[PDB]
The depositors describe the entry as "Structure of PTB RRM1(41-163) bound to an RNA stemloop containing a structured loop derived from viral internal ribosomal entry site RNA". This is an experimental structure of RNA, with 23 nucleotides shown. The entry is indexed under Polypyirimine tract binding protein, IRES, PTB, C-terminal helix formation, RNA BINDING PROTEIN-RNA complex. It was solved together with Polypyrimidine tract-binding protein 1. Method: solution NMR. The entry became public in 2016.
RNA sequence: GGGACCUGGUCUUUCCAGGUCCC
Numbered sequence: 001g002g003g004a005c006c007u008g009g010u011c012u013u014u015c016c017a018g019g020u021c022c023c
Base pairs, nucleotide, nucleotide: 001023002022003021004020005019006018007017008016009015
C1' cells in the first nucleotide's frame, strides 16, 4: 500500500469510524 471479515454511526440508495486476519 492492497484484499477479506465483524460491529457502530448515518438523511435519498451511500459515506464515514473502530476492531480482527492475510499478503